[PDB]
Solved structure of RNA, 35 nucleotides shown. The 2024 paper behind the entry is "Structural basis of a small monomeric Clivia fluorogenic RNA with a large Stokes shift". It comes from the structure "A new fluorescent RNA aptamer bound with N571".
């Protein structure tokens, strides 16, 4: 530097919020793999 990540992957997903819930918005401190 690139991938994971117009955010659920090989694995990993603090918190706010909208919704009665399924859901939706927002949110990468920081880690994971590769060079």
């Nucleotide at each position: 530097g690139a991938a994971g990540a117009u955010u659920g992957u090989a694995a990993a997903c603090a918190u706010g919020c909208c919704g009665a819930a399924a859901g939706g918005c927002a949110g990468a401190c920081a880690c994971u793999u590769c060079c």
About this RNA
The structure was determined by X-ray diffraction at 2.6 angstrom resolution and released in 2024. Crystallisation conditions: 0.08 M Sodium Chloride, 0.02 M Magnesium Chloride, 0.04 M Sodium Cacodylate trihydrate pH6.0, 35%MPD, 0.012 M Spermine tetrahydrochloride.